[PDB]
Context: bound to proteins that are not shown
RNA sequence: CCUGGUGUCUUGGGUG
DNA sequence: ATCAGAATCCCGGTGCCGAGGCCGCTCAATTGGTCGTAGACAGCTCTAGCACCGCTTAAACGCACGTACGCGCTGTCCCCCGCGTTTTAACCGCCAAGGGGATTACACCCAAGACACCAGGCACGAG
DNA sequence: CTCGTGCCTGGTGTC
DNA sequence: ATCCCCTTGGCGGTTAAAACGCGGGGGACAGCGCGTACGTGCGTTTAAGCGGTGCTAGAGCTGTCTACGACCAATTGAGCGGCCTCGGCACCGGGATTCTGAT
Numbered sequence: 001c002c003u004g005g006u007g008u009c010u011u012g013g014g015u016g
Numbered sequence: 017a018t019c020a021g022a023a024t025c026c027c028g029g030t031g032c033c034g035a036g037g038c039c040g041c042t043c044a045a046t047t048g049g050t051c052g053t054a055g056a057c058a059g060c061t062c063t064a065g066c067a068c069c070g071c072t073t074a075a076a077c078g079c080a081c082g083t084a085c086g087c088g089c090t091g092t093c094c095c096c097c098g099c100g101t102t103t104t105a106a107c108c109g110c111c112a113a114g115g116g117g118a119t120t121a122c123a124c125c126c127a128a129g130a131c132a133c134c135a136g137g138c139a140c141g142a143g
Numbered sequence: 144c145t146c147g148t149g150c151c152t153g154g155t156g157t158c
Numbered sequence: 159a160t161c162c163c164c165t166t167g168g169c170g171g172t173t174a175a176a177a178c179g180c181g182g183g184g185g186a187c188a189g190c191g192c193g194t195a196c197g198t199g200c201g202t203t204t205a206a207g208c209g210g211t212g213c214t215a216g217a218g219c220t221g222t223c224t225a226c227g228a229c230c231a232a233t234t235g236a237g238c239g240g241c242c243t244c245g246g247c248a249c250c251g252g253g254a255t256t257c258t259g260a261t
């Protein structure tokens, strides 16, 4: 006195 | 006698798989020694082989004559001799039979879950 | 004081 | 769960000589015709057959003596299997040669 971090895969129903 | 013709042998030519030369062992061939029986040698023999005579006779050779099997030649038509065509003994590429990836457009929202079995270390309860 | 046993944790891999 | 690319099944193509199809003729088959050695029978002569008869040797068989053959421990050497080298002639193609049928 700056810099700054919450996610990969599915299952069922809806929107145009 | 004589030629045209298809069939046959030898020469450039070549290369390749069969013929030919070399290495390491190791199992058969060689050396040395101890048994030993089948083989070589001498002896007795009598039977078996060998040479010769007496008497006998059916077998083998020369004779007589023709003939029928032996063999040369002829008339035939035949079935192999030989050439031309594929084919049958196998050798050599595209049909319509299934085993499989792929899809159900595009963009957004809501809800509800995250590894299981085995062996080792630790702390509690009882003798 | 020492041994037997239940509980927790880290290693390892399928029918 | 349809089309669809295509890889596993069965249906189509060339290779090296001879059975028909034909031209055909040399001789086997059957017959003509010539040919002569011995079949069969006779006559005659003899060496094998049978039976002895006499002579003579050599394998069968029996004892005597023997040395290479068989079987055992060491020794050892080149053929087999394998590896590496090398060439003789079957196949190609042409040139030269050659019986054989047609004239």
Stems, first nucleotide, its partner, number of pairs: 009129008017261087109169001111167001113166001114164001116162001119159001131156013
Other pairs, nucleotide, nucleotide, family: 107171cWW115163cWW118161cWW
The RNA, together with DNA, has 261 modelled nucleotides.
The sample was in a buffer at pH 7.5.
The entry has 19 different proteins, among them Transcription elongation factor 1 homolog, Histone H2B type 1-J and RNA polymerase II subunit B32.
Ions in the entry include zinc and magnesium.
It was solved by electron microscopy to 5.7 angstroms.
The entry is indexed under Transcription-DNA-RNA complex, RNAPII, Cryo-EM.